[PDB]
Context: bound to proteins that are not shown
RNA sequence: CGAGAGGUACUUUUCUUUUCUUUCUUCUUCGG
RNA sequence: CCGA
DNA sequence: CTCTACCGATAAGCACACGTACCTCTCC
DNA sequence: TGTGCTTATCGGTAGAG
Numbered sequence: 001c002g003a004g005a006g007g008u009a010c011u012u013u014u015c016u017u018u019u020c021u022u023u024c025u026u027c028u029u030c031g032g
Numbered sequence: 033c034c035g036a
Numbered sequence: 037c038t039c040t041a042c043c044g045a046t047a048a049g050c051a052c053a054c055g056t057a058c059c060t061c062t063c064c
Numbered sequence: 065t066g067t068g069c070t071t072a073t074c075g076g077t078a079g080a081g
Base pairs, nucleotide, nucleotide: 004061005060006059007058008057029036030035031034032033037081038080039079040078041077042076043075044074045073046072047071048070049069050068052066053065
Other pairs, nucleotide, nucleotide, family: 001064cWW003062cWW014015cHS051067cWW
C1' cells in the first nucleotide's frame, strides 16, 4: 500500500374533524 | 266495498 | 413426388452490486 | 443471491424441379 472485522450514521416521517344513527308503535292518494 |  | 433455406422457442454461457460520508484494530 | 444480455440448437414452414 491492499484485504478481514467491528463502529457513527433514515428520527414518528403521515392517524384524521375528537361533535357520524335509536325520542320509540303509527293515518297512502283519487272516483263511484 | 270496488278499479289504478 | 422430394430437396433445401429461413424463423421463433429452449436451454446454455458470461458480466452484474450490493450508498452516500467517515473511523479505527489487526494482520498481509 | 439472482437479473440481464448474447449465442448455439432445434422444429416447424415454404419455394422450386
Method: cryo-EM, resolution 3.16 A. The entry became public in 2021. An RNA, together with DNA: 81 nucleotides with solved positions. The entry is indexed under DNA-directed RNA polymerase IV, RNA- dependent RNA polymerase 2, RNA-directed DNA methylation pathway, TRANSCRIPTION. The depositors describe the entry as "The cryo-EM structure of A. thaliana Pol IV-RDR2 backtracked complex". The entry has 11 different proteins, among them DNA-directed RNA polymerase IV subunit 1, DNA-directed RNA polymerases IV and V subunit 2, DNA-directed RNA polymerases II and IV subunit 5A and RNA-dependent RNA polymerase 2. The reconstruction used 63,253 particles. The 2021 paper behind the entry is "Pol IV and RDR2: A two-RNA-polymerase machine that produces double-stranded RNA".